Annotation:
This is an experimental structure of RNA, with 23 nucleotides shown. NMR data were recorded at pH 6.5 and 298 K. The structure was determined by solution NMR and released in 2001.
C1' cells in the first nucleotide's frame, strides 16, 4: 500500500476514525 469484516459519526451521497485478518 491494496481486499474483506465489524462498530462509531452524517441517513445528502460519500466520507472520516479505530479493531482483526491475508498479500
Nucleotide at each position: 500500500g491494496g481486499a474483506c469484516c465489524c462498530g462509531g459519526g452524517c441517513u445528502c451521497a460519500a466520507c472520516c476514525u479505530g479493531g482483526g485478518u491475508c498479500c